An RNA structure (p3dsRNA24a; p3dsRNA24b) with a sequence from Homo sapiens, in which 47 nucleotides are resolved. The entry is indexed under ribonucleoprotein complex, RNA sensor, RIG-I like receptor, Ubiquitination, E3 ligase, TRIM family, ANTIVIRAL PROTEIN, Transferase-Hydrolase-RNA complex. It was solved together with Antiviral innate immune response receptor RIG-I and E3 ubiquitin-protein ligase RNF135. Ions in the entry include zinc. Wang et al. published it in Nat Commun in 2023: "The E3 ligase Riplet promotes RIG-I signaling independent of RIG-I oligomerization". The reconstruction used 204,993 particles. The structure was determined by cryo-electron microscopy at 3.2 angstroms resolution and released in 2023.
Context: bound to proteins that are not shown
RNA sequence: GGACGUACGUUUCGCGACUGUAGA
RNA sequence: CUACAGUCGCGAAACGUACGUCC
Numbered sequence: 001g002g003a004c005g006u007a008c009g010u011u012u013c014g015c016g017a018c019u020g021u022a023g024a
Numbered sequence: 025c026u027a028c029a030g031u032c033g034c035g036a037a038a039c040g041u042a043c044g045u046c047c
Stems, first nucleotide, its partner, number of pairs: 001047008010038014
Other pairs, nucleotide, nucleotide, family: 009039cWW
C1' cells in the first nucleotide's frame, strides 16, 4: 500500500403508531 | 370527516471515525 470484519456516531428516504391543535 | 404540528418506533441506503485481522 491493498483487502476484509466488528463497534460507535451521523446524514437521508419510506412506512406506521399515539398525543395535541384547528376547521367544516 | 378533513388538515396541520410535535414526539416515539420499525426498515432501506450512503458516509465518517475508531479498533482488529490477513495478503